[PDB]
Context: bound to proteins that are not shown
Molecule: srRNA1
Organism: Trypanosoma cruzi
RNA sequence: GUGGAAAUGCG
RNA sequence: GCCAGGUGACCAAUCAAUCCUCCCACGGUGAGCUUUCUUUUCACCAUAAUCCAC
RNA sequence: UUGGGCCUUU
RNA sequence: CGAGUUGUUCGGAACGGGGGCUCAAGAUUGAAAAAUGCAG
RNA sequence: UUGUGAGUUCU
RNA sequence: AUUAAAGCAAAAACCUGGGG
Numbered sequence: 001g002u003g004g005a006a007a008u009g010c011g
Numbered sequence: 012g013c014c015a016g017g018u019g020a021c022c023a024a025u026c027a028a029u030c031c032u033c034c035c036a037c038g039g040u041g042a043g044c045u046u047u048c049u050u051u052u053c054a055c056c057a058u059a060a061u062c063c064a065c
Numbered sequence: 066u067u068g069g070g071c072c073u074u075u
Numbered sequence: 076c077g078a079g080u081u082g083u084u085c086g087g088a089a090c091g092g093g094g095g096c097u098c099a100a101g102a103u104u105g106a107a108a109a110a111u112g113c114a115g
Numbered sequence: 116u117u118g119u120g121a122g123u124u125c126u
Numbered sequence: 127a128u129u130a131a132a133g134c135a136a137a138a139a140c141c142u143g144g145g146g
Base pairs, nucleotide, nucleotide: 001010002009003008013144014143015142016141017140031122032121033120035118036117038056039055040054041053042052043051057111061106062105064103066100067099068098069097070096071095072094073093074092075091076086077085078084
């Protein structure tokens, strides 16, 4: 940079 | 760049998991006992780091 | 799979 | 009042239950790796 | 050859 | 966990962040 309501994931 | 935090990093035991060792059961394989007895006694049956799915 | 932290939901 | 340990705990500052996340070990699937080891 | 028990182990 | 008027190293390395 990015997914996911969240804990968080991937790049 | 700085800044802040963390790892480094810190306990006897115990509990649990694996590890390991040991035992047993089974099965194989080899060996040994074998006057008698002994489907028997002994040995062996190994799985490294690293990585990948989980 | 076991132990822990946490989210969410009732 | 429930939850909980062998044990001196814990819970609205969120317990328990369902689903999920994540860590730490671990298991198994396999690559290594049977071309090795071993034994006859 | 697996499996099974105990102890040890480490966390 | 206990004793504790005992409370049980440091630091590089490294990591992650906040900010740029």